[PDB]
RNA sequence: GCCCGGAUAGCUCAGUCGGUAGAGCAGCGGCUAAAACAGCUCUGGG
RNA sequence: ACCCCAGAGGCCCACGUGGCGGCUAGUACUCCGGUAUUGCGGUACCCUUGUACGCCUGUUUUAGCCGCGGGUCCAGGGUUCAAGUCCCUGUUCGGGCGCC
Numbered sequence: 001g002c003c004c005g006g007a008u009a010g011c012u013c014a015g016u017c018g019g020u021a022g023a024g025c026a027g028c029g030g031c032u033a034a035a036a037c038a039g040c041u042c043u044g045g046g
Numbered sequence: 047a048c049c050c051c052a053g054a055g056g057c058c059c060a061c062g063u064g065g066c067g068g069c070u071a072g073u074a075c076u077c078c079g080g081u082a083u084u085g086c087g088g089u090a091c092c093c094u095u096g097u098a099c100g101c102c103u104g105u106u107u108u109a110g111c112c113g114c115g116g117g118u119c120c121a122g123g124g125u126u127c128a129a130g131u132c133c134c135u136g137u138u139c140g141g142g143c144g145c146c
Base pairs, nucleotide, nucleotide: 001143002142003141004140005139006138007137010025011024012023013022019127027114028113029112030111031110032109033108034107035106036105037104038103039102040055042053043052044051045050046049056066057065058064068101069100072099073098074097075096079092080091081090082089083088120136121135122134123133124132
C1' cells in the first nucleotide's frame, strides 16, 4: 500500500421488526435481618 | 469520630496497684449480711459479690429489597412522518493480507 469489522453511562455490554435508550457491575443514600468490637463525666497528649 | 496514654472528678463493695448497668427490660445461678417464716428444716423479701444470657447506644462487615444520580448513542451527510437502529463517507480502535 490493500482488504474485513466495531464505536451506546466511569467499566462489560443489550436494544429484535425503525415508533422515543436499559441491564449487571461499581456510585450512592436508605430500611430491615444477622454477626463482631466497645462503653460513667471533663481535660491534657499518639 | 472511636482506638491507646496521662491528669483530675464521680458512684458501688466485703475496700480490692478494685470495678463501671449505659437498663423507661429484665432472667437464672452464686457470695454478703439481714427483715421474717418456722419441716428434719426449709419459704419468701430486700441488699451486696461475682459469672452467664437478654435488651440499649454507637462503630464495623455481609446479605436482601427500595429508590437516586450516571450518556456528544464516535463524527458528518443521505432516506423517512420519525434514525442508536437503515445508506454513503470520514476519524479512531481493531484483526489480518500480500508485495519489493
About this RNA: Lysine tRNA scaffold,Poliovirus cloverleaf RNA from Homo sapiens: 146 nucleotides with solved positions. It was solved by X-ray crystallography to 3.1 angstrom. An Rfam search finds the family "Enterovirus 5' cloverleaf cis-acting replication element" in it. Rfam's curators write: This family represents a cis-regulatory element found at the 5' end of Enterovirus genomes. The literature on the family includes a 2001 paper in EMBO J by Barton et al., "5' cloverleaf in poliovirus RNA is a cis-acting replication element required for negative-strand synthesis". Its family is annotated with negative stranded viral RNA replication in the Gene Ontology. Gottipati et al. published it in Nucleic Acids Res. in 2023: "Structural basis for cloverleaf RNA-initiated viral genome replication". Crystallisation conditions: 47% polypropylene glycol P 400, 100mM Imidazole pH 7.4. 1uL of mother liquor mixed with 1 uL RNA (4mg/mL), and then before sealing well, 10%(v/v) methanol was added to mother liquor, not drop.